[PDB]
Context: bound to proteins that are not shown
RNA sequence: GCUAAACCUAGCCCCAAACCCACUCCACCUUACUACCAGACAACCUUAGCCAAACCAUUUACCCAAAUAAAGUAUAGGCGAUAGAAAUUGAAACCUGGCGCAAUAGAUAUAGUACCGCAAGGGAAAGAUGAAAAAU
RNA sequence: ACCAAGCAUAAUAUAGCAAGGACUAACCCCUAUACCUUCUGCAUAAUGAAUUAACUAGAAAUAACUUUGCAAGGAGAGCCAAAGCUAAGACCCCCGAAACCAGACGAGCUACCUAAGAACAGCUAAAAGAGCACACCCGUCUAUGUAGCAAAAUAGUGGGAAGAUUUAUAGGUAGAGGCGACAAACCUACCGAGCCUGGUGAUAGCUGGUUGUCCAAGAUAGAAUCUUAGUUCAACUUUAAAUUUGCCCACAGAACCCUCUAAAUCCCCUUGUAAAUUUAACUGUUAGUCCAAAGAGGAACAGCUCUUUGGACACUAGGAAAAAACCUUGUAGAGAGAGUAAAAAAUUUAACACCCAUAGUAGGCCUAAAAGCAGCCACCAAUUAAGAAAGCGUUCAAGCUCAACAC
RNA sequence: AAAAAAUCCCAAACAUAUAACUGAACUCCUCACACCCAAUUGGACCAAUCUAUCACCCUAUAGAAGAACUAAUGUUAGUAUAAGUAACAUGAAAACAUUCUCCUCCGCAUAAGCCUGCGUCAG
RNA sequence: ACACUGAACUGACAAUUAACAGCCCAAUAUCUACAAUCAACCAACAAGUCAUUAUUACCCUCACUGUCAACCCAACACAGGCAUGCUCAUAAGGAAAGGUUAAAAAAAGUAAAAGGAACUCGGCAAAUCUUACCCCGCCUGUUUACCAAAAACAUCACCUCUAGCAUCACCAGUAUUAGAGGCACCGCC
RNA sequence: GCUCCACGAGGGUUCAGCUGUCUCUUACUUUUAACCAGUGAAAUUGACCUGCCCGUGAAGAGGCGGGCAUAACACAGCAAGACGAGAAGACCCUAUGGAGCUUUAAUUUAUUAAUGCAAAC
RNA sequence: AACCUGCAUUAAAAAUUUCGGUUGGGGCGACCUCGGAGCAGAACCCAACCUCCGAGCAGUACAUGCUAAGACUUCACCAGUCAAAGCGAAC
RNA sequence: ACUCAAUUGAUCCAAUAACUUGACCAACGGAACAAGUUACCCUAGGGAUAACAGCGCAAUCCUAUUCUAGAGUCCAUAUCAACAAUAGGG
RNA sequence: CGACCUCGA
RNA sequence: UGGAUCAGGACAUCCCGAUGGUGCAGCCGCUAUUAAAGGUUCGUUU
RNA sequence: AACGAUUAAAGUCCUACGUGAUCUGAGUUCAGACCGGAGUAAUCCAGGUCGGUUUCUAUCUACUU
RNA sequence: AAAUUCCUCCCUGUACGAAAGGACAAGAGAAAUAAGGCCUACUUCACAAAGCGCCUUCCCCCGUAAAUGAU
RNA sequence: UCUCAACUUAGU
RNA sequence: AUACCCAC
RNA sequence: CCCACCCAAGAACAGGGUU
RNA sequence: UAUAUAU
RNA sequence: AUAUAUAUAUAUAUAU
RNA sequence: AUAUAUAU
Repeated sequence: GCUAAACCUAGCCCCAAACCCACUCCACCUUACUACCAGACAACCUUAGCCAAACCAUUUACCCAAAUAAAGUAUAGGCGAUAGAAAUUGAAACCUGGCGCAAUAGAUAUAGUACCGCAAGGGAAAGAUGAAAAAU
Repeated sequence: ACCAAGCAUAAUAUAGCAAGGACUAACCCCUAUACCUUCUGCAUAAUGAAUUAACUAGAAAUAACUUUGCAAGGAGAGCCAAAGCUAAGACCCCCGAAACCAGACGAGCUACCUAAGAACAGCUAAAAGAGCACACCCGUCUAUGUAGCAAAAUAGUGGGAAGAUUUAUAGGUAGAGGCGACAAACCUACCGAGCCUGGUGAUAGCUGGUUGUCCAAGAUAGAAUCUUAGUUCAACUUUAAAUUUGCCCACAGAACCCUCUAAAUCCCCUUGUAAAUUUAACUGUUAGUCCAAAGAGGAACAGCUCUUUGGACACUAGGAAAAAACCUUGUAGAGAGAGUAAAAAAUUUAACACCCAUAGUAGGCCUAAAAGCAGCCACCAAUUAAGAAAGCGUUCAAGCUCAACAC
Repeated sequence: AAAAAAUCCCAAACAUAUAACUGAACUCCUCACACCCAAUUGGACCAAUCUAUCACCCUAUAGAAGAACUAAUGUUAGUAUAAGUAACAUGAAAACAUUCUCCUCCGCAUAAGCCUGCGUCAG
Repeated sequence: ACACUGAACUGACAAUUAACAGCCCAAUAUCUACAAUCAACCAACAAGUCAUUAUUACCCUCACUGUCAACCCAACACAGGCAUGCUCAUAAGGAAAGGUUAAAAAAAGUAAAAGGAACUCGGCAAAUCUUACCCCGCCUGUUUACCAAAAACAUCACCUCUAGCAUCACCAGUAUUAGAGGCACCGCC
Repeated sequence: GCUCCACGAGGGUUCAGCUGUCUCUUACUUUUAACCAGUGAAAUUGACCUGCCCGUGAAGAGGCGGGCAUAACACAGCAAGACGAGAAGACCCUAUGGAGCUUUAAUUUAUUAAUGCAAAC
Repeated sequence: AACCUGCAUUAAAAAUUUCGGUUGGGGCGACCUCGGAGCAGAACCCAACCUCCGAGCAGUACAUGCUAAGACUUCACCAGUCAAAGCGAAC
Repeated sequence: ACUCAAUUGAUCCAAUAACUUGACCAACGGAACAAGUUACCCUAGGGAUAACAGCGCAAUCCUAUUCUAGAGUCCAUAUCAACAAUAGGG
Repeated sequence: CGACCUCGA
Repeated sequence: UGGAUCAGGACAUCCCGAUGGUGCAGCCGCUAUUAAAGGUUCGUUU
Repeated sequence: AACGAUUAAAGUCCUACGUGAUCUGAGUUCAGACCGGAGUAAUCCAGGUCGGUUUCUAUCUACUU
Repeated sequence: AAAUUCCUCCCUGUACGAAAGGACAAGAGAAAUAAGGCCUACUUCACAAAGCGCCUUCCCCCGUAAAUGAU
Repeated sequence: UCUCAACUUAGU
Repeated sequence: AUACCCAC
Repeated sequence: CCCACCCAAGAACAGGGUU
Repeated sequence: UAUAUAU
Repeated sequence: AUAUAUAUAUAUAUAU
Repeated sequence: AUAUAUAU
């Protein structure tokens, strides 16, 4: 003194409670969104692997419907890394919440838009005056 | 109104990690080999960084320690207890592969196939997977280009060009696969196995990174290991607690066959000293370098590699030119005081005798002959004084010097 | 009792004024002293933010944590360096009526593709 | 680059009118041996690209859509890619030079005394428009899209192995056929 | 097992010709080129106030030591150096890291086919 | 008889996984565990590509039975070694 | 508490009523059981580790002198040169 | 012979 | 790594120069000392 | 290196092959292939042969009658 | 901005040498290369550039050989 | 005796 | 040694 | 002197001539 | 399968 | 190539 | 073990 610099909202996250939306008209399974011809066309079938045991062939936790306790106990297992019960025991309840974020944060989101990809798919950036802008 | 970086206001004057000590004074004087990371050791010509702003990386309570409460009991059922029980405080990072599997999406490029289409001048020839040669297809060589016009092109030159030719449209073959006149070609501009999503924050003994201030302690025995790029034990190191000896070391003592009859070690009362042992709790280092010395690597002076003792370095400063390992010296600050430590290479080398010489004889043997000197055997002796010869020289003799007297 | 390699020798010098002197972060002097090691370990403090209570020109005592960046060819954004450098252009005259020079291996149409993409006015 | 009319930018207005083309077909039975190539000669093999009739039903008619441009795929106003019909040089479409100077160096082109491969790995390039030989592969064609076009692969011909047969491949085929391979014609031993 | 025609952008050799390939380069034209006006990139970049000789050094010094040189400053060339720049390049070793291929590597027949038994007739 | 199911045996086609270290590399081979001497001269310990030499048994007992102080160690652990005394046996 | 330097093998598991036994697991602190090749190769690293180059070293080699055996008809030293010794070069 | 620098052109 | 181009430097001198010795008559030669200012060809094959 | 012709002579070396950001044959080797050899094979060979892609706008030092 | 070398001639067929053979030093001519310039001719070519063309090109070197002359 | 004696010459 | 180079 | 013009001078700059 | 003989 | 003879081997049976 | 018969 110039490119600039600063701003506080938009909104979002985690809980509690409570069980959610889907016919103005018209079009829309054929080349979807296309007014109007003889068909026969049907769904159901153990997941695997990475990874760990310092390799690996065996094995390797994955809500299954009451918290706690019994208990990491009984058992299982190249009885080794690791896996793992049951009988039995029995739980409370007063939203009107935040020692959560504030535009490189918080959902990706101003938007699944712009843009890239034949397709499946991938996927952004950003805003900032004032009571009045019928005060520039 | 004032604020990063970049500029403008306002270019520059010897010389040097750009600074410090300073100074009347910007420079001129003196001193000083950028940071991080990786290695024994980096100014290193080993990695990383144009610069600024923002973002970006240590998560857990088994035991043990500290501090409350209660106490032979603690705890708001369960659990523990031979002073324990309950509660609290306080320790365990980030990014990065090539890969594996499951489910989808791709043959509008390209490989091949199916349906029905289209193109091929002129000349020579002959009813030719014929020849020359446009369109067209391909891409042998050179040049240009190399962030280019182009993630494969342009110019020229080339092969084919009525055929196993070229080409437009529609359809099919899909990854544990297809397709292939097999080039391990091609399957949407990185196919020894396409692409997307998910399992996935895959794993990585490997590389890189790992954010405020100050102080203290703090280094190099080994063993095992599909192990030497790692890990565990041990050693070393740290903190807290209990206890009493710890280091140094006087004699005495520690083998013989084998005298490198080595330097030295072990043990160890006094004394000098203040440490040592045990208990509790864990981290971290053991891919080292150089010097002095003793060694080893088929009975290798060095060099290379590997053991043992000691020191230094990875810790400050001074001195050897610059200097990790050589010498001096450590415990930390300010001073415009002083005494010292280590600390400066020496050396410059070659003259030299003067004079003199007759003789028993060519001393004998061997030898063509070899005489003082081809070789051998003896080596006396004339003369003032002379080797039966010390060297050269003659086929052999002759010729010369030296030794002798005299000077 | 000798000597020779390749960019260019390599401090400058000096035989003659009485051995002391110079020289450290060693030691001493004034004063003050926790204040020069890797990995690791043990401590003493502390910026900034939220909460409880204070405080009221920005602080205090406690509890908590997305709690601190000279460095990962780190991510995003801004601006430099190379650099005003590489590279790019419009045939000629003219009354902007027109004319002249040069080139075509191109041109027109259809199909496929694309979808208003040099028609008019205004800015 | 330019730009006032500036304009391939923005806002508004305007437009491309069907005869061309697209969008078709009542049913049940039944027919369809003889190419094309001036199709006449001839000559073929690889064997081909175009046909009906019987009966029943049946008499309403011009609706809808495509129609512009300097344009498509290549990230671009890209020296690339891009099918067909005409024009075979144009009756159509365009401009290589912003201005100046004429240094090095680089690229392209033209000319050259005498000699003519002495250059060089190599007659690469350029000029000219030549001959012969050896090796390998019969020829022909094909491939590493983007460093290899070949001696590599396929290839007629030859050889080996397997198969006695129906109704989606082989195949609407049948041992003179089909499939899987090796070698690479012909000829000789 | 061996020859033969034809053909080949296949690999070697040769005759003649041809020519700036060369002896040995020269001249001219166009483009880049340099200056003027407009628009305006990329790799690269620790910081730099960025000299030479000898020596030293992690063993190849603009930065250390001893000498020497030394007002400042732009433009056009050059490619000796800055172990110049561009893709953790290629080349050897390690990983109890991968993948492709082969097989008389180990573990399998789940899968298919063919036989036997049972079941069913 | 065929079809289908279950259990066996042969094949075919496949699936998963791996490539111990040391010796410049390759080829060809060698080595990996334990003990003795040399280095290592005198408590202990002390390495290679080290120099070699050997070992992976056997013999004799059959109280080569049972308890138990105190000790040593291949530098860790695991492991290994000696042993008074007592019981019970031998003489 | 036998002679003999070594003369040996953990756990799991298997056999066994029990006492006991089971390894060239010799890669001998032993994974219950797994080979080749890649120039079609890939990833993470290593100058701790090769090739290129630099530097150390001169094993060897060269040269230059000392020595005077021996060649050169005679004669070391016009020239050559043995066994050796001393220096310098990369 | 040694592996002391160079395995992020 | 060979070649092209450009070369810088040493002398342990291939050529040119100066000077000793010689088994140097003279021409040629051999050996030594000094001297690096200058020069050190073109072709075939691999 | 071999020999052909010459020359007064056709020197020995150092310089990161002296010198590839000046250029260009081979080799260290590669993706294709063939012969001989090894391997059951895949695939290899200090045997031979054919074919075969790195680029760069000068920032600094130094230099340019 | 200072140039080197070869060849030929003369000395000379001289010295030397029995012959065979065969020089030094000084001087002259010619050529080549290298450095620096030029266009009158030749040529490539034309207000010019260039070579195949033409012109110019200048110092020493200290190894030793000898006089006098002491320790 | 040519002289790392004092000195003279040769291109010293 | 000499030559070349010298005004603004 | 140096605006400008020319040049055997020259990349730009610079140099020479312009009676 | 080998050998001898007849065709 | 056929036939005959001998020798051999393969297979089966019987007898000692 | 030996002998005979049949066939290839």

Method: electron microscopy, resolution 3 angstroms. The entry became public in 2023.
16S rRNA from Homo sapiens: 1418 nucleotides with solved positions.
Nguyen et al. published it in Nat Commun in 2023: "Structural insights into the role of GTPBP10 in the RNA maturation of the mitoribosome".
It holds a match to the Rfam family "Bacterial large subunit ribosomal RNA". Its family is annotated with structural constituent of ribosome and ribosome in the Gene Ontology.
The entry has 56 different proteins, among them Growth arrest and DNA damage-inducible proteins-interacting protein 1, Large ribosomal subunit protein mL43 and Mitochondrial assembly of ribosomal large subunit protein 1.
It comes from the structure "Human mitoribosomal large subunit assembly intermediate 2 with GTPBP7".